[PDB]
RNA sequence: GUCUACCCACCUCGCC
RNA sequence: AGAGGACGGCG
Repeated sequence: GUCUACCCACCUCGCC
Repeated sequence: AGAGGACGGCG
């Protein structure tokens, strides 16, 4: 950089 | 709030 998911949970980021 | 997955080009 392109492409495909998720957008429940988990993981990551910012703030408290 | 978000590819965290796959595949690349250059240095």
This is an experimental structure of RNA with a sequence from Seneca valley virus, with 27 nucleotides shown. Entry title: Crystal structure-guided design of self-assembling RNA nano triangles. Released in 2016, the model rests on X-ray diffraction data to a resolution of 2.59 angstrom. Taxonomically the source falls in Senecavirus valles (Viruses, Pisuviricota, Pisoniviricetes, Senecavirus).